[PDB]
Molecule: tRNA
Organism: Thermotoga maritima MSB8
RNA sequence: GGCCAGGUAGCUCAGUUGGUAGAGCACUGGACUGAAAAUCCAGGUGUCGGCGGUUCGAUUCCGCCCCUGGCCACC
Numbered sequence: 001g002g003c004c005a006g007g008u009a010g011c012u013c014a015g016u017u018g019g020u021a022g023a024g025c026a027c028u029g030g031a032c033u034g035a036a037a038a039u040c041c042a043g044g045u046g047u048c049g050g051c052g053g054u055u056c057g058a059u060u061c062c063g064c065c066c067c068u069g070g071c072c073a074c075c
Base pairs, nucleotide, nucleotide: 001072002071003070004069007066010025011024012023013022019056027043049065050064051063052062053061
């Protein structure tokens, strides 16, 4: 340098005919406590990489780039 995946919360992970997003443990606050933890009610768990374009509307379509892993071509 070419291509293929992967990029989703603090971390580990799913999500297609574009149409108003999810789990397991940390986060705050209060109920609870002498304090704390547990637990209950709950509810942040997120411009789903970044920047443009198409579209009424893009995690999705496309284009240019960032990051990581693997196949290579590295005369």